[PDB]
Context: bound to proteins that are not shown
RNA sequence: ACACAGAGACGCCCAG
RNA sequence: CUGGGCGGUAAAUGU
Numbered sequence: 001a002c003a004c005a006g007a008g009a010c011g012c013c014c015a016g
Numbered sequence: 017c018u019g020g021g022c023g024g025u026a027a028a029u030g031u
Base pairs, nucleotide, nucleotide: 011022012021013020014019015018016017
Other pairs, nucleotide, nucleotide, family: 001009cWW002008cWW025026tHS
């Protein structure tokens, strides 16, 4: 930045 | 902390 009278995304699977 | 691999959804009744 997005969404919302604060229920969410902002990578996920591995391998060391 | 690096290194490798990527695939979703979204769709209702009618004329």
Source information:
The RNA with a sequence from SFTS virus AH12 has 31 modelled nucleotides. Sample source: Synthesised by Biomers. The PDB entry is titled "Structure of the SFTSV L protein stalled in a transcription-specific early elongation state with bound capped RNA [TRANSCRIPTION-EARLY-ELONGATION]". The sample was in a buffer at pH 7. The entry is indexed under SFTSV, RNA-DEPENDENT RNA POLYMERASE, VIRAL RNA, VIRAL PROTEIN. It was solved together with RNA-directed RNA polymerase L.